[PDB]
Molecule: the prohead RNA (71-MER) in bacteriophage phi29
Organism: Bacillus phage phi29
C1' cells in the first nucleotide's frame, strides 16, 4: 500500500465426469430442430478497502476506526 452484490461470455478446467439406456428441467425454431442443468475461479457485465467508532438533523464525505495485507 491494498482487501464485489449479481450477471456470467464457446473463459477455460473437468459431461457435476456417472458415463450413460430411460426421463425430468432449459435453449435449440419444417421438424430433439438442435442441444445445456456441478461448480470453481479467469476476467468479463454488473455491485461496499474487511470489519469498526465519531460528526451535520441526518447519509456520501469528515473521517475515523481498523484485522488480513
Nucleotide at each position: 500500500a491494498u482487501g464485489u452484490g449479481u450477471a456470467u461470455g464457446u473463459u477455460g478446467g473437468g459431461g457435476a465426469u456417472u458415463a450413460a439406456a430411460c426421463c425430468c428441467u432449459g435453449a435449440u425454431u419444417g421438424a430433439g430442430u438442435u442441444c445445456a442443468g456441478c461448480c470453481c475461479a479467469c476476467a468479463u457485465a454488473c455491485u461496499u478497502u474487511g470489519u469498526u467508532g465519531a460528526u451535520u438533523g441526518g447519509u456520501u464525505g469528515u473521517c475515523a476506526a481498523u484485522c488480513a495485507u